Notes:
This is an experimental structure of RNA, with 24 nucleotides shown. Entry title: RNA duplex containing C-Ag-U. It was solved by X-ray crystallography to 2.91 angstroms. Keywords: Metal-mediated base pair, Silver, RNA.
RNA sequence: GGGCCCGGUCCC
RNA sequence: GGGCCCGGUCCC
Numbered sequence: 001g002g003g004c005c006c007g008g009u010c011c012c
Numbered sequence: 013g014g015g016c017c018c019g020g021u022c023c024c
Stems, first nucleotide, its partner, number of pairs: 001024003005020004010015003
C1' cells in the first nucleotide's frame, strides 16, 4: 500500500 | 440500513 472485519463520528 | 471518513486488529 490492497482487502476483510470491529468500533466510532458524520452524510443520506 | 447504506455510504464517506477516523482509529484498530486480522489477512495479504